[PDB]
Context: bound to proteins that are not shown
RNA sequence: UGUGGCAGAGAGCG
RNA sequence: CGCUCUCUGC
Numbered sequence: 001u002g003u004g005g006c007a008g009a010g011a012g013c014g
Numbered sequence: 015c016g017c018u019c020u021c022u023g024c
Base pairs, nucleotide, nucleotide: 005024006023007022008021009020010019011018012017013016014015
Other pairs, nucleotide, nucleotide, family: 001002cHS006024cWW
C1' cells in the first nucleotide's frame, strides 16, 4: 500500500 | 523541451 487517461493551448516548478 | 493545475475535442 486499494485508483480515473490521449493530444491542443495558458500558468507554476527543472 | 520533462511533471501538477485550467479548461479544451475526447